[PDB]
RNA sequence: GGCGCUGUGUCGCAAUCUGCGAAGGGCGUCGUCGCCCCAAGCGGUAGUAAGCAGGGAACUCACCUCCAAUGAAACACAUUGUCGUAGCAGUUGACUACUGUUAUGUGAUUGGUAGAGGCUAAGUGACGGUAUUGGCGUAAGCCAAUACCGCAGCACAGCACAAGCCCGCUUGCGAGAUUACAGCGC
Numbered sequence: 001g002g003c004g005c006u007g008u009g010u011c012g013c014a015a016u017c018u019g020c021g022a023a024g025g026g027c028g029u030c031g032u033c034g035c036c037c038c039a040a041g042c043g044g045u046a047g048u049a050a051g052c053a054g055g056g057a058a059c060u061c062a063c064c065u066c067c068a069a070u071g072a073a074a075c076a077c078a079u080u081g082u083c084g085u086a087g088c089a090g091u092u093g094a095c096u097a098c099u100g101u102u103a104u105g106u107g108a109u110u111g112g113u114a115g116a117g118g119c120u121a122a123g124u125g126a127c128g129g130u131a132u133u134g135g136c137g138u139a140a141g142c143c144a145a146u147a148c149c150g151c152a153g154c155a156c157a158g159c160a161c162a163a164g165c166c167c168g169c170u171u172g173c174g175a176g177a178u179u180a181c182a183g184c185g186c
Base pairs, nucleotide, nucleotide: 002186003185004184005183007181008180009178017044018043019042020041024038025037026036047173048172049171050170051169052168054167055166056165059117060116061115062113063112064111067081068080069079070078071077084104085103086102087101088100089099090098118159119158120157123156124155125154127150128149129148130147131146132145133144134143135142136141
Other pairs, nucleotide, nucleotide, family: 006182cWW009179tWS010177cWW011176cWW012175tWS014046cWS015045cWH015174cWW021040tHS027035cWW029031tHS053121tWS057059tWS057164cWW060162cWS065110cWW066109cWS072074cHS081108tSS082108tSS082109cWH092094tHS106108tHS117163tWS126153cWW127153cWS137139tHS
C1' cells in the first nucleotide's frame, strides 16, 4: 500500500426510547455496599407494515316540514332543484356546536326525525384461562367432558352498500453504512 476482523469516533435508527433482571460481569475499593456502563430472557410506549364478521355519529347522507321552478288551474297531489360564502366579537377549560353582529351569493326560505353508513348474530370453529368431574401417570404433568371467562381477543363469507372519517383492538418488523481513527490478522 490492498482485503477482512475486533473496536473507537461520526452519520444513521422503528423512540434503539422505557419497566422487571442473585451477594450476575466491568469500573472503584485493603475489603464490602452504593453511583455509572454491560447484562440472557420476558414486558410496555412511540414508529412502521399487514390485519379485526371491532365499535362510533360530532361527519356525511337520506327523509318530513319549509323554499324556488314546473305540471293542475295547487299551502295540502307530484317531479327536479335551493337552503351558499368571509368576517369581528360574547360565552366555554376547549370547539368546527350555541349566542351577538357585519359584509356578501342564489330563481330559491325555515324548522324537525327512537332514520342510514351494514346484515346474517346471542353466528360458527380453533386457541388461551379458571372451576368441577372422569380416565392416564410414581411424580411433573397429560387426555377428555361440563359450566363460566377472553366486556370489545384470533380465524372463517356470502349478501347488502353514496363516499368517508374518527376511536379501539390483533399480529409481524431490532439494523446498516462509514470518507476516517486505532488495533490485529491474511
Overview
This is an experimental structure of RNA (VS Ribozyme RNA) with a sequence from Neurospora, with 186 nucleotides shown. It was solved by X-ray crystallography to 3.29 angstroms. The PDB entry is titled "Crystal structure of the VS ribozyme - wild-type C634". DasGupta et al. published it in J. Am. Chem. Soc. in 2017: "Structural Basis for Substrate Helix Remodeling and Cleavage Loop Activation in the Varkud Satellite Ribozyme". The entry is indexed under shifted substrate, RNA.